[PDB]
Context: bound to proteins that are not shown
Molecule: crRNA
RNA sequence: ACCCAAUAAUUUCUACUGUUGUAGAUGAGGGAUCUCGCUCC
Numbered sequence: 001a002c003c004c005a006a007u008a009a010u011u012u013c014u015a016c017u018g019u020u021g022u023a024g025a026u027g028a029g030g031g032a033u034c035u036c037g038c039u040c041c
Stems, first nucleotide, its partner, number of pairs: 012025005
Other pairs, nucleotide, nucleotide, family: 009021tHH010014tWH011026cWW026027cSS030031cWS
C1' cells in the first nucleotide's frame, strides 16, 4: 500500500467454500381437406 472495498468446489441456479464437500430447487407453447396463384372493398 481503501478503491474498478466482488468471486469464489455444482448438469445449472441461490447460500457457503477447498479436496469423501454441505442444504433446497431444477423445461423448453413448432406441423398438413396442400401448395401458389386472379378480379372486387